[PDB]
Context: bound to proteins that are not shown
RNA sequence: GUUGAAACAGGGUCAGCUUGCCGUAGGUGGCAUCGCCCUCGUC
DNA sequence: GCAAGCTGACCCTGAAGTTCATCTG
DNA sequence: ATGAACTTCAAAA
Numbered sequence: 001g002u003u004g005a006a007a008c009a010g011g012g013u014c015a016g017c018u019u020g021c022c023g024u025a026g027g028u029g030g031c032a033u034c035g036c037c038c039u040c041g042u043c
Numbered sequence: 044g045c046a047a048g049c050t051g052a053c054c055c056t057g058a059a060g061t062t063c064a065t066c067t068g
Numbered sequence: 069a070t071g072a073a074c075t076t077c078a079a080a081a
Base pairs, nucleotide, nucleotide: 011054012053013052017048018047019046021044057077058076059075060074061073062072063071
C1' cells in the first nucleotide's frame, strides 16, 4: 500500500440378463522267494 | 466347443449480436 | 448504461 483477481470434472448409470464338462472307458492279458545251510564246532 | 446380443455412452460448455431487469446515476 | 440470458452461424474423424 496501486497488481492474475472468478474457476467442479462433473451433474450419474446393476454388465450382464446365463450356460450339465458332458455322454467315455478292464491297470491290465501274467510270475516258485526260491534254487541253500548240524546251534553247537567243546562239556 | 475362440461365444452368443449388449453398448464402449449421456448433454453442454463457443463468437458475436440481440434482449432481461435492478446500480449508482 | 452494461452484467446475464437469447439467438444465429459448420453439420467433425
Method: cryo-electron microscopy, resolution 3.46 angstrom. The entry became public in 2024. The RNA (crRNA (43-MER)) with a sequence from Neisseria lactamica, together with DNA, has 81 modelled nucleotides. Hu et al. published it in Mol.Cell in 2024: "Exploiting activation and inactivation mechanisms in type I-C CRISPR-Cas3 for genome-editing applications". NCBI's taxonomy places the organism under Bacteria, Pseudomonadati, Pseudomonadota, Neisseriaceae, Neisseria. Protein in the same entry: Cas7, Phage associated protein, Cas11 and Cas5.